[PDB]
Context: one part of a larger RNA, bound to proteins that are not shown
RNA sequence: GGUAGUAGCAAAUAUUCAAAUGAGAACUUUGAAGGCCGAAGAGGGGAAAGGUUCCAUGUGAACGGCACUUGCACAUGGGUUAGUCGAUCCUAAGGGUCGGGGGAACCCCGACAGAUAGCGCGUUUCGCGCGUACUCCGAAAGGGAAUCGGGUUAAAAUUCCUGAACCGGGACGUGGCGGUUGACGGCAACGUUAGGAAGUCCGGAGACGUCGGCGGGGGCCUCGGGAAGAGUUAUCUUUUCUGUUUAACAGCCUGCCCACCCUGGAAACGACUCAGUCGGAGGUAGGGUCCAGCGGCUGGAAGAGCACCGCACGUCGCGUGGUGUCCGGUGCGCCCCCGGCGGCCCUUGAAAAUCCGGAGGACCGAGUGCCGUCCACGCCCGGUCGUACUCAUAACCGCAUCAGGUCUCCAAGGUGAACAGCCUCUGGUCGAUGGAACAAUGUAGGCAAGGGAAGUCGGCAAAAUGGAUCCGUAACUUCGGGAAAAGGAUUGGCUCUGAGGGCUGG
RNA sequence: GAACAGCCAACUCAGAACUGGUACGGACAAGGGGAAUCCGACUGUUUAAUUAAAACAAAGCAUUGCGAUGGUCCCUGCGGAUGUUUACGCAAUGUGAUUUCUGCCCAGUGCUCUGAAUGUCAAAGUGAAGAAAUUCAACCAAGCGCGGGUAAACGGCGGGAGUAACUAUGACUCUCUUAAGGUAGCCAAAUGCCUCGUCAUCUAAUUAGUGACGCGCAUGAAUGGAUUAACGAGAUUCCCACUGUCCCUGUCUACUAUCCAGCGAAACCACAGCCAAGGGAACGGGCUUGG
Repeated sequence: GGUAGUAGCAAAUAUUCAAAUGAGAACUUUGAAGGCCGAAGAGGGGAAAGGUUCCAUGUGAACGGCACUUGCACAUGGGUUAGUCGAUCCUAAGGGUCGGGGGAACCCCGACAGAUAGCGCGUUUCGCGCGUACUCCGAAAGGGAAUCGGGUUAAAAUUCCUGAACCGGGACGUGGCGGUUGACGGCAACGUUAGGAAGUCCGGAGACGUCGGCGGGGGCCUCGGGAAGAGUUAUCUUUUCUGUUUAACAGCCUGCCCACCCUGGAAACGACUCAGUCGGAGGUAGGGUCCAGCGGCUGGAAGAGCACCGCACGUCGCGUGGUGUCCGGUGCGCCCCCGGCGGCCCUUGAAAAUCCGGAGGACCGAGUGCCGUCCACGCCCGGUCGUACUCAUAACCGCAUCAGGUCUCCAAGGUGAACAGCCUCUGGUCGAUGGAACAAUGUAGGCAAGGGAAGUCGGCAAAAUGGAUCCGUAACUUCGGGAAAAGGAUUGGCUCUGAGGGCUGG
Repeated sequence: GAACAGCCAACUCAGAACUGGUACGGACAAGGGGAAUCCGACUGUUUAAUUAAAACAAAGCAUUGCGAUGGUCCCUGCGGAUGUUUACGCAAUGUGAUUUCUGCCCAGUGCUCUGAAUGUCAAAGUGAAGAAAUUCAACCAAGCGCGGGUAAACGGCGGGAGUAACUAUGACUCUCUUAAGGUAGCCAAAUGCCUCGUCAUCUAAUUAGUGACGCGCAUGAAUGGAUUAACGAGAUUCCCACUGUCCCUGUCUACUAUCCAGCGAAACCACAGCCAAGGGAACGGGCUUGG
C1' cells in the first nucleotide's frame, strides 16, 4: 500500500428554552425548566503516591480518540507565614555496632570471651560517695508539654489580623506564709492558695483483649409556644419553610455510677439490679468525704456572629443606624465519650521516655533581723524542616483523561426491623461525540392460549416460594436438633373501644 | 382509703363496627418444598488468570525420639533456633468428630538390642626376613554376617489331598511355597473385567436410582473396616409445585446493527478469486475437455 473512509464512537436514566460573547456555539458563561448522585454519596477532609497539577491573565500550533470561544494543554506572572498542628522526644517487632570469636578477603555472630558510659555532694577544681559493657537507628495511626473563638486572600492559615489564653525555660523585685526551726482545720473519709531538706529506698500514672445489658454527658434528629422574614392563597390552611448562636481559658456551684468515713448493731432476715449481688470481715437506716463531667452560673461576651428593618455615596466612604437572638417537651431514636456490672479464654490481651506521690532526716536560723518558702503579682526568651493542590469513573498504579486496583474520619427526612431497596433536603452534577430511522441478526429486559420437562447429557435458564401475625409440624437423632419441616388462615382504608406511665399535693 | 384530685407524657399490643370491582407484605423488599443414595463429621482452607472439590486443615485417636555432657534442626567457620523452654514439655510421623471395632503374619525390606562370636574388617602401632626399598605374620574400632524384638513400621493375608448315609459342600484330619492364609465387616460400591451380572421395586417403556445376592478380574480392618444426627455454591435418582426447555412460535421496550456530520485502526495479503469431470503429490482458482 490493499484492507478502508471499513470495524467501530452503544455501561454509569437527560436533556430543553432564551440571552451574552465569539469569524465560528449541541459542547463556553448567565437565568429558567426537567432529571440524577440520595449521607457505607457522583458531598465535605486526610494517610500513602504524585510534584505545581493550585490561583490570575492571555492563547498561534499540538493535545484534550466529535468539537470548543475552551483547559488538569500551552505562555507569562503569583501563591505554602506556627513556642501551641506535625516531624523533632520515647521505646515495640527488629536494625546497626565496640570488644571478643570466626574469616584468604569482600565480610559473618552481635554486649555472647570486657579496666562501661558516667552520675550525685562539697570545693584550695580537687576530694568524697555511687557506678550489672551500647546514653546508637527504629511509629507524619503506639506513648506524648502548651490555643481558642471572630475576621481576612484570586490562590495560606488552630500558621496571617484583632482580642483573649496556655506551655517550657531564665532571672530577679514586691507582697504574703513558717520558725513551738519547718502551717492550720476535721473523731474520720479528708480540706485549705503557701507551709524544710541531701545521699538511699518504695508506690502509682503512662498502661492496654473481646462481647452483652444498663446508666450519665455532648452533638444530631424530633414536637409545641413567642417573635422576624419568606412560600401558597380559584378554595382551605393562627398553617408550610428558614434561622432563632456562645470557643479555649479563670472562678464559684453541683456531685452521676462507684469507692471511702462516723453512729448503731440485724431472723419474722433484710436491702437490691434488666441481669446480678450485698451484709456481725458490720446490712438496712441517719449523717458525711472523695471521684467524673463533653454538668450549671458568672467573666471571656455581645462589643462578636446570624436574621430582619431603615438612611446615604449612587463613578472608588471594607459607610452609617435600630429590633431580636426567647420559653418548654420528648425518646429501646442516631454519632462520639464516660461509668458500672456480667460472659469468654489450655488465648489473660506491649515497652520506654516522662510526671506525681511517699519512707528516712544527715544538714540548716535568727531578734528586729536571719534562714527557708511547690504562694500571688511583676520581668525576658522560645531554634530547624513540612504546610499550595489532587486523593481519584482524568492530579497515585495499571504503557492512557483505562467501567479494574488503592487505608481511613463525618453521615439529614420518609417508608420500613434495618447505614436493605425506593423517594427527598444540604452539597454536587446532567461529564460520558451528536443527528435521522426503527430492517434482518444480536445484547439486556418482559409477556404469551392448551399441555407441563414430552426439550436437554443433565430442569441449564426461567418460573414458582418469599415479610409479618395466628394454628400446626413427621421419620430420624449424638436429645443439642431436624424446624421457617410439612400443612392451613389473615393482611387495605375509615370510625371507635380496652390495656400498658411520670410529676405535684395530706 | 392519696384506692383521691390536678398537670403532662409514648408508641406498642388486643378487640369491634363500617367500607371498597376479594383489593390490601398492592412498588420495593423477600426460603420453593419432599423421599433417598455416595463422599467429607462439622466451622475453616486451596490451584491470583479454565478444576472450590470427595482435595488440604481440624478437634479426637495412636506411634516415635529426648532428662541439657540431650532430642530435632541451621551454620564455611565461629556460633545459633526450639529455649523468657524442662516430659501436663519440645521435636518427628500416621489416621481423621462421635458410636463400634481395629483379626492373623517378624519369613522379606526397614528400624532396633546390657545377645554369642572372631566369619570378614582400614590407618596407625607391634614382630620376623632382607643391603634397603619392601614383603610377610600376629593383633585388630565401628560396620557387615549370626541371634533376639518390633506391624496404629513398609507391607502380606494362596494353593493341594482326604473326610457327614440322595447329591452338593466340608464342621474334622494332614500337607506345600513364603511367616500367615482375609477374621469382624462391606459390595457389580467413587472399588466387578465378563456386565446393560441375577432377583424385587420404581416406569407404558429404565445401559439410570434403590433394596437384596456374592470363590469379590482386583473389597476388608488408624496403607483404618462399619455406621452415623447436624452440616455442604460437593456426585446421583425419584415425586409435588412451577414454568416459552419443548410442542411452536408470536409479540413488546431500550441499546446496537442501519443512514448522516466529524473522527478513524487492526488481522491478513506469492499472484488471485464462477463451476463439472479428467489427470496430477492419489481432494485445483490457474493445467486438459466441457458448462
Molecule: 25S rRNA, nucleotides 1454 to 2385
Organism: Nicotiana tabacum